[PDB]
RNA sequence: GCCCGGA
RNA sequence: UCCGGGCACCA
Numbered sequence: 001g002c003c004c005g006g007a
Numbered sequence: 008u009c010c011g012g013g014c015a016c017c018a
Base pairs, nucleotide, nucleotide: 002013003012004011005010006009007008
Other pairs, nucleotide, nucleotide, family: 002014cWW
């Protein structure tokens, strides 16, 4: 760079 | 904006 969850 | 999990990533 992604997804996803969590601050 | 940071953290965690599994995958992307040939100067």
Molecule: E-site tRNA
Organism: Sulfolobus acidocaldarius DSM 639